RNA sequence: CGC
RNA sequence: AAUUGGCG
RNA sequence: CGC
RNA sequence: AAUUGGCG
Numbered sequence: 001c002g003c
Numbered sequence: 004a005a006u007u008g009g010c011g
Numbered sequence: 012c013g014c
Numbered sequence: 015a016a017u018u019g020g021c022g
Stems, first nucleotide, its partner, number of pairs: 001022003004018004009014003
Other pairs, nucleotide, nucleotide, family: none
């Protein structure tokens, strides 16, 4: 960072 | 996913 | 319930 | 959106  | 606020 |  | 748990 995503779900 | 849950919870809380926001908005519909 | 959606975001 | 924030927080927390899970996974990647």